[PDB]
RNA sequence: GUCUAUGAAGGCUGGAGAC
RNA sequence: GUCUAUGAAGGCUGGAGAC
Numbered sequence: 001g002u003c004u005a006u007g008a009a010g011g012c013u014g015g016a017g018a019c
Numbered sequence: 020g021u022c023u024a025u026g027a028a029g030g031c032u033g034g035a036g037a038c
Stems, first nucleotide, its partner, number of pairs: 001038003010032004017022003
C1' cells in the first nucleotide's frame, strides 16, 4: 500500500477459468 | 502482468484478520 464485519484466514463443495 | 487441475469462478460454512 491493497483486501476485509456490506464478512478475512481456514473447512466442505465445485471442476475452469479469475483478477 | 499475477493467481489457477499442488484446483479458478460460484454455493454453503466460518467469524478476524489476510496479502
An RNA with a sequence from Clostridium perfringens SM101: 38 nucleotides with solved positions. NCBI's taxonomy places the organism under Bacteria, Bacillati, Bacillota, Clostridium, Clostridium perfringens. Entry title: Crystal structure of the RAGATH-18 k-turn. The 2021 paper behind the entry is "Structure and folding of four putative kink turns identified in structured RNA species in a test of structural prediction rules".